An RNA structure, in which 24 nucleotides are resolved. Released in 2014, the model rests on X-ray diffraction data to a resolution of 2.1 angstroms. The entry also contains Endoribonuclease Dicer, not shown here. It comes from the structure "Structure of human Dicer Platform-PAZ-Connector Helix cassette in complex with 12-mer siRNA having UA-3' ends (2.1 Angstrom resolution)". The entry is indexed under PAZ domain, platform domain, connector helix, siRNA, RNase III domain, endoribonuclease, pre-miRNA, HYDROLASE-RNA complex. The work is reported in "A Phosphate-Binding Pocket within the Platform-PAZ-Connector Helix Cassette of Human Dicer" (Tian et al., Mol.Cell, 2014).

RNA sequence: GCGAAUUCGCUA
RNA sequence: GCGAAUUCGCUA
Numbered sequence: 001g002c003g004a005a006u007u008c009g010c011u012a
Numbered sequence: 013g014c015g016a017a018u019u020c021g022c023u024a
Stems, first nucleotide, its partner, number of pairs: 001022010
């Protein structure tokens, strides 16, 4: 760089 | 969409 999973911040 | 953390796949 091309992809994936899990979790968190920003709106009212 | 704008950001963050953790983990995994693709090169030889």